[PDB]
Context: bound to proteins that are not shown
RNA sequence: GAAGAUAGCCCAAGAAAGAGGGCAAUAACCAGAUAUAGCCUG
Numbered sequence: 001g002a003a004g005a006u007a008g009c010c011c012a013a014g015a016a017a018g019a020g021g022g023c024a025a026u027a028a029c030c031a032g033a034u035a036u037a038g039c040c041u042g
Base pairs, nucleotide, nucleotide: 007026008023009022010021011020
């Protein structure tokens, strides 16, 4: 040493700035059927 979130980091790039890539590495996301009309749709 409040918060107003909906990312973050790594690699690349970069000062007449650069501005691309990657991540199950990193959380989330996705997925998972336990019990009787509860989670449809895509």

pre-crRNA with a sequence from Lachnospiraceae bacterium NK4A179: 42 nucleotides with solved positions.
The 2017 paper behind the entry is "Guide-bound structures of an RNA-targeting A-cleaving CRISPR-Cas13a enzyme".
The structure was determined by X-ray diffraction at 1.8 A resolution and released in 2017.